[PDB]
Molecule: P-tRNA
Organism: Entamoeba histolytica HM-1:IMSS
RNA sequence: GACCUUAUAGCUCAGU
RNA sequence: GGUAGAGCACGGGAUUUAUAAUCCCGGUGUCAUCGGUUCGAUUCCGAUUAAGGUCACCA
Repeated sequence: GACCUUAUAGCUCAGU
Repeated sequence: GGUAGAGCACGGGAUUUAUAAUCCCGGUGUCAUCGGUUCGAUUCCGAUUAAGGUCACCA
C1' cells in the first nucleotide's frame, strides 16, 4: 500500500 | 427505526468488636467525530480518525 472487521458506563462486553 | 441491558467497579444503609464476604437501595453511558436517507439515527448510507486480522509473490 491493497482487502476485511470493530469502536457503547470508570473496565470487560450485549443489544440495537 | 419510537424507552441502551449485563456484570465488575462506585456511593449510601443494614449484619460484625472491626474488615472481608452477605443483604437492601441508588447513581452511572456524548452508543468514536462529521455529513445524508431520515417521520425520527446510537442502529441505515458515505467521510475523518483510532484499533486490530490477511496478502505484499516469480525474478